[PDB]
Context: bound to proteins that are not shown
DNA sequence: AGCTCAAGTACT
DNA sequence: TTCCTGGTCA
DNA sequence: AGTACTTGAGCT
C1' cells in the first nucleotide's frame, strides 16, 4: 500500500 | 456479399 | 457516498 | 437501476 469482501446517518 | 437490425457490451 | 470494520497479496 | 452509445453478428 494494491486488491477483494460486509456493515453504517 | 452486403447489409440490415436486435443483442451484445461498458458506464453512469 | 460522507464515515468505520476485516481477509490476502509481492 | 435503467439507459445511453456502441459494439457485434446474422439473415435475405
Nucleotide at each position: 500500500g494494491a486488491c477483494c469482501a460486509g456493515g453504517a446517518a